This is an experimental structure of RNA, with 60 nucleotides shown. Protein in the same entry: pseudouridine synthase CBf5 and Ribosome biogenesis protein Nop10. The PDB entry is titled "Structure of a functional ribonucleoprotein pseudouridine synthase bound to a substrate RNA". It was solved by X-ray diffraction to 3.65 angstrom. Crystals were grown from: 2.0mM CoCl2, 30mM CaCl2, 2.0mM Spermine, 2.0M LiCl, pH 6.5, vapor diffusion, hanging drop, temperature 303K.
Context: bound to proteins that are not shown
RNA sequence: GCGCUUCGCUCCCGGAGCCCACACU
RNA sequence: GGGCUCCGGAAACCGCGGCGC
RNA sequence: GGAGCGUGCGGUUU
Numbered sequence: 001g002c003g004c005u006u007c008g009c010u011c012c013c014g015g016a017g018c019c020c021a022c023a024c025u
Numbered sequence: 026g027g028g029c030u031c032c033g034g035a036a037a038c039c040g041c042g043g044c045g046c
Numbered sequence: 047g048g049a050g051c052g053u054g055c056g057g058u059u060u
Stems, first nucleotide, its partner, number of pairs: 001046004008051004013033008040055001
Other pairs, nucleotide, nucleotide, family: 005042cWW005043cWS006052tWS012047cWW019021cHS021023cHS039056cWW041055cWW042053tSS
């Protein structure tokens, strides 16, 4: 010198939203 | 109290540090 | 906002 140094995903935490659900007599 | 869904720097250009030609 | 798959940090600004 030029290229890459993360699309995103998972665990926890904070916020918004949805449920509380053995799936009929 | 637990489960689920969504969001939580989603911004280009600049200085090292880190790998590659 | 943290940890990891995967080397990261300091400045003009959605």